[PDB]
RNA sequence: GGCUUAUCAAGAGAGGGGGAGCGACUGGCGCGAAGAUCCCCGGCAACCAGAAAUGGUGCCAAUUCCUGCAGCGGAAACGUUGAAAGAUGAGCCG
Ligand code: SAM
Numbered sequence: 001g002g003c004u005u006a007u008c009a010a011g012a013g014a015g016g017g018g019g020a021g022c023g024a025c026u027g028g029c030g031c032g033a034a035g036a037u038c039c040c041c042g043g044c045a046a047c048c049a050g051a052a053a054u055g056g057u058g059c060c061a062a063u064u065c066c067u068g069c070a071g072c073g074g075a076a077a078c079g080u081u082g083a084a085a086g087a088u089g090a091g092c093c094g
Stems, first nucleotide, its partner, number of pairs: 001093008015040003021031003025068001027066002042060003047056003064085001069082005
C1' cells in the first nucleotide's frame, strides 16, 4: 500500500509554540497574520494491550461542513435511505 471487520449526527482547550495557507479530491461554503492548518500540553474517549494502575493508537470548528453515485418520494427545488470515496482501530497478505 491492498484485503477483512467494527466504528464514523454523543463527547472534548482563556493555555503555550510558530508563522502560510488550511478544511483528503470536485462544486459550493467556511477557517486564517486580531496567527489558521500543524506541534506541545490539556481534555475527550474507550479500538487494542492490561487485574488494574497505566500504556499503543485515535480524536477535540462546522454531521466525515454540505456534497458527488444509486433506490424511494416529488412538476422541480428539495427530502429520505443506502452505497461510493474518505477516516480510525484490530487482524492479515504481499
Ligand atoms: N478516536 C476517534 C474518536 O472519535 O474518538 C475515533 C475515530 S472512528 C469514528 C471510531 C473508531 O476509531 C472506533 O471504532 C475505534 O476502533 C477507533 N478508535 C481508536 N482509538 C479510539 C478511542 N480512543 N476512542 C474511541 N475509538 C477509538
Description:
The RNA (SAM-I RIBOSWITCH) with a sequence from Thermoanaerobacter tengcongensis has 94 modelled nucleotides. Rfam match: SAM riboswitch aptamer (S box leader). Its Rfam clan is "SAM clan". From the family's description: The SAM riboswitch is found upstream of a number of genes which code for proteins involved in methionine or cysteine biosynthesis in Gram-positive bacteria. It was solved by X-ray crystallography to 2.5 angstroms. The model includes bound s-adenosylmethionine (SAM). Crystals were grown from: 40 MM NA-CACODYLATE (PH 7.0), 80 MM KCL, 50 MM BACL2, 12 MM SPERMINE-HCL, 10% (V/V) MPD. The source organism's lineage runs through Bacteria, Bacillati, Bacillota, Thermoanaerobacteraceae and Caldanaerobacter subterraneus.